About this RNA:
The PDB entry is titled "Cryo-EM Structure of T. kodakarensis 70S ribosome". The RNA (23S rRNA, nucleotides 10 to 561) from Thermococcus kodakarensis has 540 modelled nucleotides. Among the 58 different proteins in the entry, which are not shown, are 30S ribosomal protein S19e, 50S ribosomal protein L29 and 50S ribosomal protein L10e. The organism belongs to Thermococcus, within Archaea. It was solved by cryo-EM to 2.95 angstroms. Rfam match: Archaeal large subunit ribosomal RNA. For this family Rfam cites "Crystal structure of the ribosome at 5.5 A resolution" (Yusupov et al., Science, 2001). Keywords: T. kodakarensis, ac4C, Ribosome, cryo-EM. Primary citation: Sas-Chen et al., Nature (2020), "Dynamic RNA acetylation revealed by quantitative cross-evolutionary mapping".
Context: one part of a larger RNA, bound to proteins that are not shown
RNA sequence: CCCGGUGGCAACUAAGC
RNA sequence: GCCUGGUGGAUGGCUCGGCUCGGGGCGC
RNA sequence: GACGAAGGGCGUGGCAAGCUGCGAUAAGCCCCGGCGAGGCGCAGGCAGCCGUCGAACCGGGGAUGCC
RNA sequence: GAAUGGGACCUCCCGCGGCU
RNA sequence: UGCCGCACUCCCAGUCGGGAGGGGGAACGCGGGGAAUUGAAACAUCUUAGUACC
RNA sequence: GCAGGAAAAGAAAGCAAAAGCGAUGCCGUUAGUAGGGGCGAC
RNA sequence: GAAAGCGGCACAGGGCAAACUGAACCCCGGGCCGAAAGGUUCGGGGGAUGUGGUGUUGUAGGGCCCGCGGAGGAGCCCUGGGGGCGAAGC
RNA sequence: GAAGUCCGCUGGAACGCGGCGCCGGAGAGGGUGAAAGCCC
RNA sequence: GUAGGCGUAAGCCCCCGAGCUCCUGCGGUGUCCCUGAGUAC
RNA sequence: GUCGGUCGGAUAUC
RNA sequence: GGCGGGAAGCUGGGAGGCAUCGGCUCCCAACCCUAAAUACGUCCCGAGACCGAUAGCGAACUAGUAC
RNA sequence: GUGAGGGAAAGCUGAAAAGCACCCCGGGAGGGGGGUGAAAAGAGCCUGAAGCCAGGCGGC
Numbered sequence: 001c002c003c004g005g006u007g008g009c010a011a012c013u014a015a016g017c
Numbered sequence: 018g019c020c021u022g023g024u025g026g027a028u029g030g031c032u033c034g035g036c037u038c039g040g041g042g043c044g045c
Numbered sequence: 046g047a048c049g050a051a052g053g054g055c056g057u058g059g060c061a062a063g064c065u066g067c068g069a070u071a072a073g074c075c076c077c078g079g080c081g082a083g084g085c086g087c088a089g090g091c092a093g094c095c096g097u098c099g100a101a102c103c104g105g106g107g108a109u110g111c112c
Numbered sequence: 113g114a115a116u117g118g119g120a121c122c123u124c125c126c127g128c129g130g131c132u
Numbered sequence: 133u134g135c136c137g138c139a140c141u142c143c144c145a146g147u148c149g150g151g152a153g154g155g156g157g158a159a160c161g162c163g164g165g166g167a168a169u170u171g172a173a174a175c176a177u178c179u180u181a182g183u184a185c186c
Numbered sequence: 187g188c189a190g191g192a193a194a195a196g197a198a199a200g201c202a203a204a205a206g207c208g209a210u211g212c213c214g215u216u217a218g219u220a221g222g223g224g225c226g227a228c
Numbered sequence: 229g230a231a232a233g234c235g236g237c238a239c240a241g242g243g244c245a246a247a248c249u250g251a252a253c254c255c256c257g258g259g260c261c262g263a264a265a266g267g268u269u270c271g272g273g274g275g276a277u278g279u280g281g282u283g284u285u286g287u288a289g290g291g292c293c294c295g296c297g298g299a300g301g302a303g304c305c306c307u308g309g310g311g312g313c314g315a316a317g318c
Numbered sequence: 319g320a321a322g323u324c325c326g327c328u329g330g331a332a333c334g335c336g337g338c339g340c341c342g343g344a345g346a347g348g349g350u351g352a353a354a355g356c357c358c
Numbered sequence: 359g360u361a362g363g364c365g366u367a368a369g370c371c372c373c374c375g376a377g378c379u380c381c382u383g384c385g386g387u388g389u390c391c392c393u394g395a396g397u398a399c
Numbered sequence: 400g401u402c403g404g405u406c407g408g409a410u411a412u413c
Numbered sequence: 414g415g416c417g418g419g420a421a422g423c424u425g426g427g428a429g430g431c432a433u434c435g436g437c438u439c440c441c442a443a444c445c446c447u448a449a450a451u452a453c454g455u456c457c458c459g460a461g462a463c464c465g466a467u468a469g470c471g472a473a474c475u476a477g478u479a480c
Numbered sequence: 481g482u483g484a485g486g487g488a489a490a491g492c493u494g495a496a497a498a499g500c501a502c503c504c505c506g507g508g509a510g511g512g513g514g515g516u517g518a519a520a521a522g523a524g525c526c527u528g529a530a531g532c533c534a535g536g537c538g539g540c
Base pairs, nucleotide, nucleotide: 016540017539018537019536020535021534022533023532024531029526030492031491034464035463036461037460038459040458041457042456043454044453045156053112054111055068056067057066059091060090063087064086074107075106076105077104078103079102083095084094085093117126118125119124128137129136130135131134140153141152142151143150144149160190161188162187164186165185171178175224200207201206211237212236213235214234215233222228241446242445243444244394248281249280252279253274254273255272256271257270259268261266286423288393289392290391291390292388293386294385295384296383301380302379303378304377306375308374309373310372311371317364318363322338323354324337325336326335327334339356340355341345348358349357399418400416401415402414404413425441426440427439428438429437480486499525502513503512504511505510
C1' cells in the first nucleotide's frame, strides 16, 4: 500500500425541553 | 439554564398635595 | 341680598383650545401709601409694548360691571 | 336668576305713562 | 335718540309719597310631623326610635 | 317651617326638711342608682 | 333610665297691667341756634275705647291721707389737649 | 438683624476628607451644581 | 431667615376738658283702693 | 272628670 | 293637646310624689326684656410616634373634569 | 343615563437644553456615522424587577 464481512464504536442532524 | 436586547412599569429614593389636633383668630 | 345676591349662560388674549381671572373701560381703568427695577397668569414660544414723571407686586379705597 | 311692567317649546321677546 | 316710573302681599298716609318682606348659607340652633329593617334566637305589647327622612 | 353669628333658657305661686339655700346655663359625680318593663329582652 | 344635692367655670338684674292723676305726651316734613350731643318755632298724622307721669311685690308690696325732710347727677357729644393698641413693611 | 466662601486632596461641581479660625438673647427650618451655625 | 428689636393710614379705646339731659326721699296711721279667667281646678 | 300621645314618672310626668 | 264643666280674687290664693281632715314649713301663677361662662367649623394661624402616588380626600395633574 | 342620578385614569431628563451642527441611504416615519455631556439620562426621558418574545452559548 488493494480489498469483501463485522456486533462495534465514534462521529457528525430537525423540531422541541 | 445563563448572556444580550425588546415588551412592560414593580421596587427604591423624592414631594408646591391630602388626613387628624389642644391654644389662639374670624364668623352671615 | 330689591343700592338686585349666591348659582349659571354667553363673551373677552396679536398669534389663544382648556383652566384661572375679568365684563363691550372686558388676564383689565383711577387715587393714597409701601418696595425699589424690572415686567406682560398655569406656561421654558415669535414679534413687540409698558416702566425712573417710580412700574409689576403688596395693603386700603373708588369706577365700569352683558343676559 | 328672589327676578319684580307682561310673557316664555329653548338664558329670547312684547309693551304703557311722564320729561328733554 | 336719552332717561325715570309701573310685580304680589302688607304698615304709615292718602290722591302725591315714604318704608318692610320674598332668595342664599357646611356643621351647630328653635318649633312640628313621623317609619321600617333589626333585637327579643318565632311574635303581636316593648325594642329599633322621638331615630332616618319630611 | 323659622332664626343667628351664636341660638335657646333665665330673676321662685321653686328646692327642701327640726338645718337651711337663694335667677339661668356648662363640666365632673350622684348612677346603670330611685324607678319603668310580655317585671322579659331591655 | 333621671333629678336634687355635693365639687367647680362664670356671675346681674330690670320693666309692664291696675289703683291715683288727666293731654302736662309721641312721630313726619320744612325753617332758625350749636363743632356736634343736643335745644326752639310752622304745618300735618295719631291719642278721652286713655298719649305722658307714678307704680311693680309676700309672715306682704304699692297708691290715697298725714306729718318731717327737699344729693338723680349718673350719663350723651367731640371745636379740643395726651396715651396705648393697630396694615403692607424695616 | 452676628460670624470663614481661609490653605491642601477627591471630584463635572464641595455642602465632603484632613488643618487652622470665628459668632452666639441667633446650633429653629429651608435653598444654593453632593452631607453647610459662619454663601443667601 | 431665627433670638431679639423698630415702623405704620383709616378706624377702635382711655385720662382730662366739652357744652348737654329727666322724674323725685324718711317716718306714722286706716271697718279706703289695687295686684293679669274659659285661667287655677 | 274623660279621650289620645308622650315620660323613669310608678293609684304619684308633661 | 282635644271635648264637657268651672272659681275665689288680700278677712285672698298655691305647693309639700294615692285621695281627704287638721298642724307646720315654703312661696304669689295665668304679661315682657336680659350679658358672661357653651356648641360648630363651607374658613385662617400654627403643629404632627399620620399617608407617601393601586396609599392619603373621589381629585399631588386644564377633577366633581372627561364619559 | 330621557331623568332623578352615577363617575375615572393620569407625578419625576439634566447642574445647565448645552434638546444632537454636518455627511451617506431611503417616497417617508426613520436607519448609519459623527458630535454635546461627569454620565444618553435622547423628551416613546430617574431607577428600570417578574411573567412574556427573539437570538447567541452550553447540555439532551